[PDB]
Overview:
The RNA (23s ribosomal RNA, nucleotides 1257 to 2013) from Acinetobacter baumannii AB0057 has 756 modelled nucleotides. The PDB entry is titled "Cryo-EM structure of the Acinetobacter baumannii Ribosome: 70S with E-site tRNA". An Rfam search finds the family "Bacterial large subunit ribosomal RNA" in it. Morgan et al. published it in Mbio in 2020: "Cryo-electron Microscopy Structure of the Acinetobacter baumannii 70S Ribosome and Implications for New Antibiotic Development". Method: cryo-EM, resolution 2.82 angstroms. The entry became public in 2020. The entry has 48 different proteins, among them 50S ribosomal protein L9, 50S ribosomal protein L28 and 50S ribosomal protein L23.
Context: one part of a larger RNA, bound to proteins that are not shown
RNA sequence: GUGAGUAACGACAAAACGGGUGAAAAACCCGUUCGCCGAAAGACCAAGGGUUCCAGUCCAACGUUAAUCGGGGCUGGGUGAGUCGACCCCUAAGGCGAGGCCGAAAGGCGUAGUCGAUGGGAAAAUGGUUAAUAUUCCAUUACUUCUGUGUAAUGCGAUGAGAGGACGGAGAAGGCUAAAUCAGCCUGGCGUUGGUUGUCCAGGUGAAAGGAUGUAGGCAUGUAUCUUAGGCAAAUCCGGGGUACUCUAUGCUGAGAUCUGAUAGCAAGCUGUACUUGUACAGCGAAGUGGUUGAUGCCAUGCUUCCAGGAAAAGUCUCUAAGCUUCAGUUACACAGGAAUCGUACCCGAAACCGACACAGGUGGUCAGGUCGAGUAGACCAAGGCGCUUGAGAGAACUCUGCUGAAGGAACUAGGCAAAAUGGUACCGUAACUUCGGGAGAAGGUACGCUGUUGUUGGUGAUGGAACUCGCUUCCUGAGCUGACGACAGCCGCAGAAACCAGGCCGCUGCAACUGUUUAUUAAAAACAUAGCACUCUGCAAACACGAAAGUGGACGUAUAGGGUGUGAUGCCUGCCCGGUGCUGGAAGGUUAAUUGAUGGGGUUAGCGUAAGCGAAGCUCUUGAUCGAAGCCCCAGUAAACGGCGGCCGUAAC
RNA sequence: AUAACGGUCCUAAGGUAGCGAAAUUCCUUGUCGGGUAAGUUCCGACCUGCACGAAUGGCAUAAUGAUGGCGGCGCUGUCUCCAGCAGAGGCUCAGUGAAAUC
Numbered sequence: 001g002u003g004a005g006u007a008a009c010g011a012c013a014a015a016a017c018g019g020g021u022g023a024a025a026a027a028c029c030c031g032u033u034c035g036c037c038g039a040a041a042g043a044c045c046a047a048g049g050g051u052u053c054c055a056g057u058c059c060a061a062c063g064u065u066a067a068u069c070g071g072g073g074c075u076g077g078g079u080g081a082g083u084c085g086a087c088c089c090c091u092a093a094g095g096c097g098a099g100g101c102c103g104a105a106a107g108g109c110g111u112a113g114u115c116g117a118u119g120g121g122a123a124a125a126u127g128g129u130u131a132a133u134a135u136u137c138c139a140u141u142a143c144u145u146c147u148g149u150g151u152a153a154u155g156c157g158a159u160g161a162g163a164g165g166a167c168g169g170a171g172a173a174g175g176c177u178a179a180a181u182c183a184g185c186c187u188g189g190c191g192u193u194g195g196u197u198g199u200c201c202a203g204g205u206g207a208a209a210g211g212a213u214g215u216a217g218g219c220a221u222g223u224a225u226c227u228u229a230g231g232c233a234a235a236u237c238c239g240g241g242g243u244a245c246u247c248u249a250u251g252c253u254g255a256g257a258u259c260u261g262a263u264a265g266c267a268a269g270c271u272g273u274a275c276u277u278g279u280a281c282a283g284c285g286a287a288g289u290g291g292u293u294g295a296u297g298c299c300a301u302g303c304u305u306c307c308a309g310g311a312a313a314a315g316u317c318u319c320u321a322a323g324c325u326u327c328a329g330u331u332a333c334a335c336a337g338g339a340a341u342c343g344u345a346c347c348c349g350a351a352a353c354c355g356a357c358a359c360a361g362g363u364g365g366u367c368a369g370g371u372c373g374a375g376u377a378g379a380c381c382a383a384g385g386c387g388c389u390u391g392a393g394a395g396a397a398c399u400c401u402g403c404u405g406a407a408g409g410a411a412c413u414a415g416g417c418a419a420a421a422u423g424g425u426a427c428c429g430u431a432a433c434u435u436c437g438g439g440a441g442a443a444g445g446u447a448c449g450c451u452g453u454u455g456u457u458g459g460u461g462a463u464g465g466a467a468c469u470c471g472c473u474u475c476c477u478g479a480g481c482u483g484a485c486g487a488c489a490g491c492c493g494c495a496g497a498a499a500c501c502a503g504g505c506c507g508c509u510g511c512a513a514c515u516g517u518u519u520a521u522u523a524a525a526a527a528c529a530u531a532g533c534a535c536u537c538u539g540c541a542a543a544c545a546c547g548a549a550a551g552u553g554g555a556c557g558u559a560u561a562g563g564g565u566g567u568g569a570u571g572c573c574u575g576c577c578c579g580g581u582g583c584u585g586g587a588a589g590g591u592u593a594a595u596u597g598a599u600g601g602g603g604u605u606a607g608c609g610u611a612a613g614c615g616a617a618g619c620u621c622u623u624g625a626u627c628g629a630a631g632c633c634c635c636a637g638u639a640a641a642c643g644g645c646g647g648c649c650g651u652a653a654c
Numbered sequence: 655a656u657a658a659c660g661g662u663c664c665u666a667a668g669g670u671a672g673c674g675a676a677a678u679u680c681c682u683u684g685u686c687g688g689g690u691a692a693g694u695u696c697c698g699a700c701c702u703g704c705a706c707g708a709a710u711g712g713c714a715u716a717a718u719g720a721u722g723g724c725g726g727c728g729c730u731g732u733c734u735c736c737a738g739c740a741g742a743g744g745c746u747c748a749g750u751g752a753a754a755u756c
Base pairs, nucleotide, nucleotide: 001756008750009749015033016032017031018030019029020028034387035386036385037384042367043366044365045364048347049346052345053077054076055075056074057073058072062070063069082143083142084343085342088121089120090119094115095114096113100109101108102107124141125140126139127138128137144339145338146337147336148335149334150333151332152331153330154329155324156323160319161318162317163316168306169305170304171303174299175298176297179293180292181291182290183289184205185204186203187202188201189200190198210260211259212258217253218252219251220250223244224243227240228239230238231237256472307310353362354361369381370380371379372378390748391747392746393745398743399742400741401740402739403738404737405736407734408733411732416729424448425447426446427445428444433438435569449491450490451489452488453487454486455485456484457483458482459481460480464476465475466474467473492496504727505726506725507724508723509722510721511719512718516528517527532567533566534565535564536563537562538561544553545552546551570714571713572712573711575645576644577643580642581641582638583637584636585635586634589633590632591631600622601621602620603619604618607614608613646663647662648661649660650659672706673703685699686698687697688696
Other pairs, nucleotide, nucleotide, family: 002755cWW003754tHS004753tHH005006cHS005751tWS006752tWH007751tHS010357tWW012388tWW014034tWS014387cSS021025tWH022068cWS026390tWS027065tWH036041tWS038040cHS038383tHS039296cWW040042cHS046348tHS051079tWW054131cSS059070tWH061072tWS067389tWW071351tHS077132tSS081344tWH082123tWS086341cWW091117tWH091312cSS093116tHS097112tHS098111tWH099110tHS102549cSS117119tHS119311tWS122144cSS124135tSS125208cSS129134tWH155328tWS155329tSS157321tHS158320tWH164315tHS165314tHS166313tHH172302cWW173300tWW177295tWH178294tHS206264cWW207288cHH208262tHH209261tHS215255tWH216254tHS221249tWS222247tHS222248cWS226241cWW228230cWH264287tWH265286tHH267285tWS268283tHS270282cWS272280tWS273279cWW274278cWS277278cWS287288cSS291480tSS307309tHS308310tSS324327tWS346352tWS348349cSS349364tWH350363tWH355359tWS373377tHS397744tHS406735cWW409730tHS409732tHS410416tHS410418cWW410730tWH413415tHS420729cSS422503tHS423502cSS429443tHS430442tHS431440tHH432439tHS434437tWS435715cHS438716tSS461478tSS461479tHS462478tHS468471tWS470471cHS478479cHS513717tWS518525tWH519524tWH531568tHS533640tWS538542cSS539558tSS540557tWW540559tHH542555tHH543554tHS543562tWS547550tHS567709cSS569715tHS573708tWS574709cWH577666cSS578641tWH579643tHS587633cWW588589cHS592629tWH592630tHS594628tHS595627cWW596626cWW597624tWS597625tHS598624tHS599623cWW605617tWW609612tHS614615cWS639642cHS644667tSS647657cWH652656tWS653702tWS655680tWH664668tWW665667tHS669670cHS669707tWS670708tWH671707tHS675682cWW676678tHS679681cHS684700cWW689693tWS689695cWW690692tHS693695tWS708711cSS731735cWS
C1' cells in the first nucleotide's frame, strides 16, 4: 500500500440560553435556569510521585474533535517551628559481630556488644493576613527543658534495692459532656395570584488552650462486727475474704460544673468620609437565655466473668554503698540567656501512587449533619463538590438493557436455566423425627391509614414542703416536653407494610457428621482438614528434622510428654487366615569379606657335577592351609503391618 | 455366572454381622408394587452379588450443605405465538482515525 475514509472516539449523573474576548466559541470566562453525589463523586493523614502549586504570555506537538482552555511550551515567583513530624534516648522480631568454635579456600554459627519501629519517652490555643505558607508569619494569653548565676534551707549519693512503666477476650449498667432540635430574646419583611399586623416569615443569639479550690469518686489511712497455721502461747484489734447514723483525723489526686482567661472582636442597621467605591468616626452589646434527644467521647488502665492465661528496655519516684558533708551535691525563689539540623508547595480512593493510556481495576487510617428509620441500610436534602474532552439529526432490520400484555400455565428444555413470585411489626397457631439443644420464622392465619373522645403509663424536674455533719445533699403532689400499651366512635380510596427497603414453601432419597480449606486465570466438590479412636517408636546428651561440621529446632518440654502412620462426630459394632513380603525374638548347626600366611611349584646365582640332575642356602613370582563377624539358610510371634478370603463338576436352571 | 446342596481338588483360609440391580450389575430399559393418559429417571421390595463387606472400616443417623436425583403448591413471555413502548448502537452529516489478511 489493501482492508477504508470502514470500526471506534473508553462505567454510576443532563444540559439550555444571554453577554465578553478572540481570525475562529457546543467545550474558555461571567451570569440566569436545570440535573447528579452527599458514609462520597465531600474534608484530611501515611506510603508513593517531585514542581503537577501561583502569575504572565503562546497554540507548532500533547488533549481520542476545535480550543482563546490545560496537569502542554517559555518566563518569573512560592515551602518561615523550643510546642507538628523527622532527628534524638530505649528496646521486639531480626541483622552484624572483638575474642571463640567449625570448615579444602571462599566461608558458617555465635558470646561480650552494636544496629534495627510497626512500640515506650517534655511541652500551644483563639482570631487576621498573600495569587500561591501558616498550630511556622502577625495580635493576645500559655507550657516544657537546659546553661550562667544572686541567695535561704540543705546530706547528697551509682554497675545497689524497692515501685512504676506494664498491657488478654467478652459483657452490660450508671454519672456526664460534645452534637441535634424546640421555645424565649434581638434585627429585617408585609410578598407579580385567593389570604398573610400575626402564636406570621427569614437571619442571628459566638469565644479555646492554660490556671484556683474543687463535687460524685479513687490510692495510702483509720474505727467495729464474722473468721485467721501470722503479731513466742492468745484476742473480734494490726493484715486479709467483705461489710458500715462509711464518725471518715490525714496526705496525693480527682469526670462533670463554678471563677479567671474574656467589661476583647466580626456581625444587622447606625455617628460619619461620600472620590458615589466605601474607608477613619462606628454598636449598655448578646454578655453567651431555658426545656427535650443524646453518643463512635470522659470517668474507665473502672466493674463483672472466662480460659486459650494475655512484650521488653529506657525515661520516672523513694531508700543505700564505694565516697565525702561550709564546700563538693540537692531542694526552693528571682533574673538573664539558649532550645541546633532536616521536612513543610501540590496529588490520595486519583488525570499527579501501582496497572504501556488523562485506563469502568487496586490502594492502610481519621471526621462525617437534617426528615423518617433498629441502623454507618434505604429515599430525598444541608455544608461542600460536580455535569465526568467528540457532537448534530433520523427514529428501518438486527443487537443490548428495561415496562406492560388477551386465553392457557412448564405443554419449553439435558434440567423451571432465566424470569415471575414471597418479603415489615405484634398476636394466634404449628407435624414426622430427635443426639432433647433442635426441627421452627415449620406449614398457615388476623390487625396496620386519617380525625375526635379518652384510659393506663414510666423518664426529666419549674416552684414549694420536710430532713440535715446545710452541702454541687436525701424523700413528697408535680407546670411544661417526651417513649409505650390500648378502647369506642366517625372519614376517604381499587389499594393504608402505602414509594425505596424487605425469606418462596413442602414430600421422598444418595454422600459428607457439623464451622472451615483448595486447583490466583474453564473443576468448590463426595476432594483436604477436623474433635474422637487405634497401632507404633522415644528414659533425655531422647526418638526425629536441618547443617559438610560447629551447632539449632523438638523444648528452656520429660511417657497424662514428643514423633510417624491409618481411620474420621455419634449409635451398634468391627468375623477367618502368619502361606508371601515387612517387623520383633532366638538357635548358632551351613556358608561368607577384609586380616594372617604352614605347605607346593617356578626363575636366577651358589655347592656338588667332562655330561645330566637337585638347580643347598640367598633374592624373586605364584598357589594356598589355619583363624576369621554380620548377613543369608532355620525356628517362633505379629494383620486397627503391607495383604488374601478358591477352582473343576453335578443337578439346580430367571 | 450362587460352598444354596451331593461330590472332587487344592490352599494359610475360603466371608461373621450387616447391605445389595448400589457413586459398585456386561447381559439390562432384569421382575413385582407406587407415582403419570403415557416413567430407560425416582421410591419400596425380591435376589444365582459378571466383579459388596466390616478402622485403604460396615450398616444407620437428628442438625448442617451456593452437594447429587425424583415429585408438588403458588408464580409466571420458558412456551403455544409473539405484540406495543422507553433508553443505548445500527443509519445520515461535521472532526479525528485502527485491525487481522493479502